[PDB]
Context: one part of a larger RNA
RNA sequence: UGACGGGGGCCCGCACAAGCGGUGGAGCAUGUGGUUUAAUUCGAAGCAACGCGAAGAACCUUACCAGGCCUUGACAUGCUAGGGAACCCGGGUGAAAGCCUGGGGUGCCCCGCGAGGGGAGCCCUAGCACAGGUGCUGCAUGGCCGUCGUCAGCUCGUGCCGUGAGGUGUUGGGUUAAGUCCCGCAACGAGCGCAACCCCCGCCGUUAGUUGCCAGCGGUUCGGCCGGGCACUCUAACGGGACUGCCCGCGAAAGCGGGAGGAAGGAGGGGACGACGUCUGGUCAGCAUGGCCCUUACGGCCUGGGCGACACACGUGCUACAAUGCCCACUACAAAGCGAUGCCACCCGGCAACGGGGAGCUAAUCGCAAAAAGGUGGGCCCAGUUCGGAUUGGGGUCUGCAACCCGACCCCAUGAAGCCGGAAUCGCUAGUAAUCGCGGAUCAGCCAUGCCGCGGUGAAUACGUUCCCGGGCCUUGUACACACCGCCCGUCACGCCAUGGGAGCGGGCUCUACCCGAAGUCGCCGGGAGCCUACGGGCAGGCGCCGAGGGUAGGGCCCGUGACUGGGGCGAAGUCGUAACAAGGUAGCUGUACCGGAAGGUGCGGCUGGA
Numbered sequence: 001u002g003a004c005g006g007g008g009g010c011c012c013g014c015a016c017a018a019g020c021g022g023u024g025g026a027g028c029a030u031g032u033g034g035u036u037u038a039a040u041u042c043g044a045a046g047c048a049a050c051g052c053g054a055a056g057a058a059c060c061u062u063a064c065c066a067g068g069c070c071u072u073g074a075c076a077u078g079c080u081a082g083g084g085a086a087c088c089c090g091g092g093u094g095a096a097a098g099c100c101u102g103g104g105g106u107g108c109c110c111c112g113c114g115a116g117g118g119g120a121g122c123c124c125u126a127g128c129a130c131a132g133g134u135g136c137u138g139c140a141u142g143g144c145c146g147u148c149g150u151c152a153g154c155u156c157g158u159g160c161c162g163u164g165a166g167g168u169g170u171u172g173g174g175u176u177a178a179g180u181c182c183c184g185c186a187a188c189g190a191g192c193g194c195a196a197c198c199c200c201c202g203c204c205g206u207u208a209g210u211u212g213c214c215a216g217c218g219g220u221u222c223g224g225c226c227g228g229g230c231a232c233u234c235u236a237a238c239g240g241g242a243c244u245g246c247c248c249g250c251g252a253a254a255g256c257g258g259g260a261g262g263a264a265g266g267a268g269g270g271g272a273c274g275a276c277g278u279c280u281g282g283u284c285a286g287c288a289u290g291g292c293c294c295u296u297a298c299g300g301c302c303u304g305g306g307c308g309a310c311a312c313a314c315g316u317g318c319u320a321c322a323a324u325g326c327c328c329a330c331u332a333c334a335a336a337g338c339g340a341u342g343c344c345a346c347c348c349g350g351c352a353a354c355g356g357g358g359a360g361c362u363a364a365u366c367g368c369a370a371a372a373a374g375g376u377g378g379g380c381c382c383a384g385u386u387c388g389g390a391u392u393g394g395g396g397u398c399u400g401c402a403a404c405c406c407g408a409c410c411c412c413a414u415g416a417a418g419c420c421g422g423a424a425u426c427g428c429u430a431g432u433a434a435u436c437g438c439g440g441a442u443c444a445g446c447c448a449u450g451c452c453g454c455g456g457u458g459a460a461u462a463c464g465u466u467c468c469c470g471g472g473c474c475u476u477g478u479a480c481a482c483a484c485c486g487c488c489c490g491u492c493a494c495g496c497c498a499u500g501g502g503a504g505c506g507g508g509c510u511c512u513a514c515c516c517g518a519a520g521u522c523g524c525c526g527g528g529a530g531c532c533u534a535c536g537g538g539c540a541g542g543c544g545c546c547g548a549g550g551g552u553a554g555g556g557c558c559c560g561u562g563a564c565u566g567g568g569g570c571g572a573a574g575u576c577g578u579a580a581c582a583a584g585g586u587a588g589c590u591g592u593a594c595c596g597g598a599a600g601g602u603g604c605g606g607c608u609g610g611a
Stems, first nucleotide, its partner, number of pairs: 001481002003478003007475007015465002019428005026319008034310002042053002064305002067302003073130001079127002083123002087104007109118003133293001136291002141288002143283002146279001153192004158187001159168002172183003198271003203240004208235001217227003246259002249256002321421001325380001327378005337368001342361001346357004387418001392413007434457004439452002484584001486581001489577002492574001494571004499566003504561008513552004520546001522544004530539003587608009
């Protein structure tokens, strides 16, 4: 400086609260885990994967499995060698792919007089310079998207303060949906963001009056069908038009409460738009790419299988358990869209799906097309029952070469669980939720209940911000910074290393005492005995003191080593609990004391390095 806090403050969003309808239950729809498998092809993983990449997998797709083949390969380009003219058609075998086999075609630029034969040819081939791979690497990459967050935040330039990382700005006051604006201010400016420019819906005009109307007349088989005008309605371009301008209050302002008038106010409703960065997210199965890896095969082809398996598990959903309802007749009022390879008006046949036809339409003109809820009227009388519509038998239909594992669709029959869902959990504040239809894309058809739109009908509640989820600014504490999903402590277990202690064992050095004590100097004797042959002298000799050292005893030190033991250390990934660091969820630390598997608890007192 940040990220965090079971710190504080200011404040926000369906975050709760007040509401309304759902999931979790049942049956089925789809997706995921998982098991299964010969394969059940990959991917996506808290939010922010699981009706997700599949906006149409029966072969196709198709990256998978099993099986049949194939190599300059199915497509790029370049080349050398030999042919066929580009091409058009059938035969055999087979499962098709492939391998094989035939009938044919020669325009050309030419010598063009041919019997010959090449070329700007493109094909049948052999060859090499290559191709090709959904083989791997999303922390090797590009591109594009998800996400916090449409939250109000993120930065530069310069000047100032700090040694410096860095701050000011960008903080405070006040105000906004908003660093929106206002005043302050060592800051003044400036850029990326919000706002706006953009688009749809609301009010009105102008322009356009084939696909609107008797609005006023005529004909009216009475059908806006005819004439005829399109002022309306719509359609479609273009503009106007609120900017809190005006008023009053409040206010320094910005702006707020309120009122006027208008179709509409004080960002009008809705879009589209999404900052620095973050997730070292997602994606090399869209594409492309650096590098890696197989190249008669990881490439390339086709027939059948798989992606759709089923004891189980989760998510998103659809149909409901009904009388605010179910069925039945008649009957009403949409917007936005899609169709000359398509939509099919109308008939006929069929219970009906649909078929035979057949008109129009490249379409505000004709078709898809009835919208359903609604209204009316009837019949059901509350029981698994005319609720519910699963599941299985029988029969067809369309698409399609073909619907066994795989279709959808119609009819007859079968008519199961479910008579409001445990713990938990989602959405939305106004034309919203709820409820009812309908269009579109893909698409031959279709498992669409999915997605993307459009309209019909049309609730309740909001005291409030304590509480749970998430975000913003400020301030605080930090021992964390791959940042709390952080850190970090002590026992217990395992291994190793040095190590203290220890019944002791062994060694070294060393001290005090005593004992025996060589050589020798010194002292005494030198005689009952020796020699000198120099003599009250010498020598040999004897005793003595000391004395190397040996021995005995008992001590001090030092090293080594010892069953066993204490605690220490180190050790990539062990067991137990959370003590500290955020008031660390009981402020911490502390001397001491007691206790507890362990960090530690508690008593008393103390410190602030916590109020």

About this RNA:
The RNA (16S ribosomal RNA, nucleotides 921 to 1531) from Thermus thermophilus HB8 has 611 modelled nucleotides. Primary citation: Rozov et al., Nat Commun (2015), "Structural insights into the translational infidelity mechanism". An Rfam search finds the family "Bacterial small subunit ribosomal RNA" in it. Clan: SSU clan. The literature on the family includes a 2002 paper in BMC Bioinformatics by Cannone et al., "The comparative RNA web (CRW) site: an online database of comparative sequence and structure information for ribosomal, intron, and other RNAs". It was solved by X-ray diffraction to 3.05 angstroms. The depositors describe the entry as "Complex of 70S ribosome with tRNA-Tyr and mRNA with A-A mismatch in the first position in the A-site".